[PDB]
Record summary: This is an experimental structure of RNA (tRNA-Ser (E-site)) from Escherichia coli, with 78 nucleotides shown. An Rfam search finds the family "tRNA" in it. Clan: tRNA clan. About the family: Transfer RNA (tRNA) molecules are approximately 80 nucleotides in length. Gene Ontology term of the family: triplet codon-amino acid adaptor activity. It was solved by cryo-electron microscopy to 3.3 A. The entry is indexed under translation, disome, collision, PURE system, RIBOSOME. Among the 54 different proteins in the entry, which are not shown, are Small ribosomal subunit protein uS11, 50S ribosomal protein L4 and 50S ribosomal protein L35. Flugel et al. published it in Nat Commun in 2024: "Transient disome complex formation in native polysomes during ongoing protein synthesis captured by cryo-EM".
RNA sequence: GGUGAGGUGGCCGAGAGGCUGAAGGCGCUCCCCUGCUAAGGGAGUAUAUCCGGGGUUCGAAUCCCCGCCUCACCGCCA
Numbered sequence: 001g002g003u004g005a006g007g008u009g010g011c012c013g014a015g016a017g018g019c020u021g022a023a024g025g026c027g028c029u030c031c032c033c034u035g036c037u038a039a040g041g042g043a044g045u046a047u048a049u050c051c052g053g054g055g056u057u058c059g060a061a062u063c064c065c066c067g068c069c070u071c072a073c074c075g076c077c078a
Base pairs, nucleotide, nucleotide: 001074002073003072004071005070006069007068010026011025012024015050028044029043030042031041032040046049047048051067052066053065054064055063
């Protein structure tokens, strides 16, 4: 000079096709158990939005653009 790619319930990770319009686990909160300390199991589980903006498709996390942020790579003799 860039170039490619990902960012998702608070968080760590996926996607119903190549859109059928945010799903999951974990953390988190109660309940239940034995005498306690250590330990387990099952309910609440953030308790509407997927990083933003915009447009299109009948219809958007479900696509793309704009990017914004982040990352890996190239490059890199003012």